[PDB]
C1' cells in the first nucleotide's frame, strides 16, 4: 500500500427534503455443451446518474490507536430422481442473496473426525448456418476366388471399353490413328439398413 467504522476539522454542503437500498426509464459486459471447427447466442448479471418510501454516520481536504502490516475465513446454503423419506443413488457449466464463531457427541476444554438447520433462488445443460465424419441409388462385357456341389446377387480384383496426360501419321484444320502410362460417378452434414452381403435350390 488496498481496506468496515470510530473520529477532529466546515472560510465548502440544495434543510418541507439531501443520503444510503427498493417501483421506473436509456446503454455497454460469458462458460460448459456438441459428436470436428468456426462464429451466432444469451439470459441471468455487470456497471454509468436523477428523482418518491424510513432513521443519520454522510459522496468533499488529513491523520493517530486498530485487523492483517497478504485478508474478514470456511463453512454451508442447490437441484434430478426413488414406497430405504429423519433415507438411498445420481449429480456439468456460469452469475445474485445471509448463518457467522452455534451447541451437542467421541481420549471430553483446541486442536481432531462425525454429526441438527436458517434466505437461498436463477440460467444453459442448447444450436442452429455452415466447411467437415458416413451412407445411398448407380459403374458395359466377359475372368478368378468365394460352395459338398450348384443358381441368383454382392465384392476382391484382372483385362477389354472408357476416362485425363504425351507425340508419332499430320495438319489445313479438332478428327482420325498410333504409341505411353494413371483413375469410378451424382447427391447428400446422418446414415439406419429389424437381418445385410448374403440369400435361394440340391447330393
Nucleotide at each position: 500500500c488496498a481496506u468496515c467504522a470510530u473520529u477532529c476539522u466546515a472560510u465548502g454542503g440544495u434543510u418541507a427534503c439531501c443520503c444510503a437500498u427498493c417501483a421506473u426509464u436509456a446503454g455497454a459486459g460469458g462458460a460448459a455443451a456438441u459428436u470436428u471447427c468456426c462464429a451466432a447466442u444469451a439470459a441471468a448479471c455487470u456497471c454509468u446518474g436523477g428523482u418518491g418510501u424510513a432513521a443519520g454516520g454522510c459522496u468533499u481536504a488529513g491523520a493517530g490507536u486498530g485487523a492483517u502490516g497478504g485478508u474478514c475465513g470456511a463453512g454451508g446454503u442447490g437441484c434430478c430422481c426413488u414406497a430405504u423419506u429423519u433415507a438411498g443413488g445420481g449429480u456439468g457449466a456460469g452469475g445474485a442473496g445471509c448463518c457467522u464463531c452455534g451447541g451437542u457427541g467421541g481420549c471430553a476444554g483446541c486442536c481432531c473426525c462425525a454429526c441438527c438447520a436458517a434466505a437461498u433462488c436463477c440460467u444453459c445443460u442448447a444450436u442452429u448456418g455452415g466447411a467437415u465424419a458416413g451412407g445411398a441409388a448407380c459403374a458395359g462385357c466377359u475372368g478368378u476366388a468365394c460352395u459338398g456341389g450348384g443358381c441368383a446377387g454382392u465384392u476382391a480384383c484382372a483385362g477389354c471399353a472408357g476416362u485425363c496426360g504425351u507425340a508419332u501419321g499430320g495438319u489445313a484444320a479438332c478428327a482420325c490413328a498410333u504409341g505411353c502410362g494413371g483413375c469410378g460417378u451424382u447427391c447428400c452434414g446422418a446414415a439406419a439398413u429389424a437381418c445385410c452381403a448374403u440369400g435361394c435350390c440340391u447330393g
Background:
Shown are 203 nucleotides from a PDB entry: RNA (IAPV-IRES) from Israeli acute paralysis virus. Released in 2019, the model rests on cryo-EM data to a resolution of 3.1 angstroms. Among the 34 different proteins in the entry, which are not shown, are eS25, uS3 and RACK1. It comes from the structure "Structure of a mammalian small ribosomal subunit in complex with the Israeli Acute Paralysis Virus IRES (Class 1)". Acosta-Reyes et al. published it in Embo J. in 2019: "The Israeli acute paralysis virus IRES captures host ribosomes by mimicking a ribosomal state with hybrid tRNAs". The sample was in a buffer at pH 7.5.